The depositors describe the entry as "NMR Assignment and NMR Structure of CssA3 (top stem) of CssA thermometer". Solved structure of RNA with a sequence from Neisseria meningitidis, 42 nucleotides shown. The source organism's lineage runs through Bacteria, Pseudomonadati, Betaproteobacteria, Neisseriales and Neisseria. The structure was determined by solution NMR and released in 2016. The entry is indexed under RNA regulation, pathogen, RNA thermometer, RNA, Structural Genomics, Seattle Structural Genomics Center for Infectious Disease, SSGCID. NMR data were recorded at pH 6 and 298 K.
RNA sequence: GGGUAGAGUAUAAUUAGUCUUCGGACUUCCUUAUACUUAUCC
Numbered sequence: 001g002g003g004u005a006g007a008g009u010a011u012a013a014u015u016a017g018u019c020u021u022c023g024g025a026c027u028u029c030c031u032u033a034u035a036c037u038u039a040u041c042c
Base pairs, nucleotide, nucleotide: 001042002041004039008036009035010034011033012032016027017026018025019024
Other pairs, nucleotide, nucleotide, family: 003040cWS008037cWS015028cWW015030tHS020023tWS021023cHS
């Protein structure tokens, strides 16, 4: 001086449909994506 990714946290979109006051919300799936954080190597 350049740069990689070893365990992980979190999250966006967004899916089917249920409860039921048929208003509203939620639950959660099959796909996707991202930030950090934590070191360290030549």